Context: bound to proteins that are not shown
RNA sequence: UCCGCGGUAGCUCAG
RNA sequence: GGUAGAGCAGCCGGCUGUUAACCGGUAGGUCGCAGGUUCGAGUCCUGCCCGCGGAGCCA
Numbered sequence: 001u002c003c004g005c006g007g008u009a010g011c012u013c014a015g
Numbered sequence: 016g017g018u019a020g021a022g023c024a025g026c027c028g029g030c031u032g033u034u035a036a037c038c039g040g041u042a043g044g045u046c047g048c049a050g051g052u053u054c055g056a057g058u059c060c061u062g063c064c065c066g067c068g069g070a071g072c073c074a
Stems, first nucleotide, its partner, number of pairs: 001070007010023004017054001025041005047063005
Other pairs, nucleotide, nucleotide, family: 008014tWH008019tWS009010cHS009011cHS009021tHH010043cHS014019tWS015046tWW016053tWS016055tWS020044tWH021022cHS024042cWW030036tWW048063cWW052056tWH053055tHS056059tWH
C1' cells in the first nucleotide's frame, strides 16, 4: 500500500 | 441516507430475602477529525489518525 473487520454514553453494544 | 438509542452504572420516586433485584420517570455524546456530495450524513466521497487479521514488502 491492497482486502476485511473494528473506532458510537461511565461499561457492553445497536443503527 | 431521515430525532442517535438501550440495557447495565447514575439521579428522583417506589418496593422487607436480593443473589447480574426491577418498576416508572429522568439525565447522559469530540458517532474519530476536517473537508466535501445531499434538502438531510452515525450511514455516501476524499485525505489523515488508532487497532486486529490476511496479502504484500522484508537487494
Shown are 74 nucleotides from a PDB entry: RNA (tRNA-Asn) from Thermus thermophilus. The entry is indexed under AspRS, GatCAB, ATP-binding, Aminoacyl-tRNA synthetase, Ligase, Nucleotide-binding, Protein biosynthesis, LIGASE-RNA complex. Protein in the same entry: Non-discriminating and archaeal-type aspartyl-tRNA synthetase, Glutamyl-tRNA(Gln) amidotransferase subunit A, Aspartyl/glutamyl-tRNA(Asn/Gln) amidotransferase subunit B and Glutamyl-tRNA(Gln) amidotransferase subunit C. It holds a match to the Rfam family "tRNA". The family's RNA type in Rfam is transfer RNA. Its Rfam clan is "tRNA clan". On this family, see Hou, Trends Biochem Sci 1993: "The tertiary structure of tRNA and the development of the genetic code". Crystallisation conditions: 0.1 M MES pH 6.5 10% peg4000 0.2 M MgCl2, VAPOR DIFFUSION, SITTING DROP, temperature 293K. It comes from the structure "Crystal structure of the transamidosome". Method: X-ray crystallography, resolution 3 angstrom. The entry became public in 2010.